An RNA: 24 nucleotides with solved positions.
It was solved by solution NMR.
Sample source: In vitro transcription using purified T7 RNA polymerase and synthetic DNA oligonucleotides.
The entry is an ensemble of 18 models.
[PDB]
RNA sequence: GGUUCCCCUGCAUAAGGAGGAACC
Repeated sequence: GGUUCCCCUGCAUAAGGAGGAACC
C1' cells in the first nucleotide's frame, strides 16, 4: 500500500455510523 468480512449504537426500538482484523 491493494482487498475481503464484518462489528457497533442505542432512548426509540428504529434508524444509523465509526472503524477494526488479517492475507499478499